[PDB]
This is an experimental structure of RNA, with 33 nucleotides shown. Method: X-ray diffraction, resolution 1.42 A. The entry became public in 2022. It is bound to theophylline (TEP). The depositors describe the entry as "Crystal structure of theophylline aptamer in complex with theophylline". Primary citation: Menichelli et al., Proc.Natl.Acad.Sci.USA (2022), "Discovery of small molecules that target a tertiary-structured RNA".
RNA sequence: GGCGAUACCAGCCGAAAGGCCCUUGGCAGCGCC
Ligand code: TEP
Numbered sequence: 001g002g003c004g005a006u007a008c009c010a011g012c013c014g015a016a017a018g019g020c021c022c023u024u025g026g027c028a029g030c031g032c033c
Stems, first nucleotide, its partner, number of pairs: 001033004008026002011020003
C1' cells in the first nucleotide's frame, strides 16, 4: 500500500431512543495479503 471487521471520542440527522459515517474527522489500533 490492498482487502476486511470493529462506530471509541467527535461530527451530521433526531425531542429522545436511535440512525448515518470505516481509517480515520483523530499519526488509532487489529486480522489477512
Ligand atoms: C472502536 N473503534 C475505535 O475505537 N476507533 C478509534 C475507531 C473505530 C472503532 O470502531 N473506527 C474508527 N476508529